[PDB]
RNA sequence: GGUGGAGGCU
RNA sequence: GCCGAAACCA
Numbered sequence: 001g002g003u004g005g006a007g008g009c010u
Numbered sequence: 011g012c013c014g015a016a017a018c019c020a
Stems, first nucleotide, its partner, number of pairs: 001019003007013003
């Protein structure tokens, strides 16, 4: 570079 | 709604 989705905010 | 670790591919 491209594909992504723990956590936060809402 | 919004911000997007990590992971995977290159």
Primary citation: Chen et al., Biochemistry (2006), "An Alternating Sheared AA Pair and Elements of Stability for a Single Sheared Purine-Purine Pair Flanked by Sheared GA Pairs in RNA".
Solved structure of RNA, 20 nucleotides shown.
It was solved by solution NMR.